[PDB]
An RNA from Homo sapiens: 37 nucleotides with solved positions.
Entry title: High resolution NMR solution structure of helix H1 of the human HAR1 RNA.
Lineage of the source: Eukaryota > Bilateria > Chordata > Eutheria > Homo.
RNA sequence: GGGUGAAACGGAGGACUUCGGUCCUCAAGUUUCACCC
Numbered sequence: 001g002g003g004u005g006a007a008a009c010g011g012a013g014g015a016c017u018u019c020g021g022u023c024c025u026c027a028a029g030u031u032u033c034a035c036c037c
Base pairs, nucleotide, nucleotide: 001037002036003035004034005033006032007031008030009029011026012025013024014023015022016021
Other pairs, nucleotide, nucleotide, family: 010027cWW017020tWS018020cHS
C1' cells in the first nucleotide's frame, strides 16, 4: 500500500431486585479500538 473483525454506549412496555444484576419480548443506531496480506 490494501482488506478484515472486536469492544463499549441508548429506547417502549410487563415481573423478581440487594436497585448492582436478572427474567419476557417489540425494534433502530452510536463511540473507540485492533487484526489479517
The 2012 paper behind the entry is "NMR Studies of HAR1 RNA Secondary Structures Reveal Conformational Dynamics in the Human RNA".
It was solved by solution-state NMR.
The entry is an ensemble of 10 models.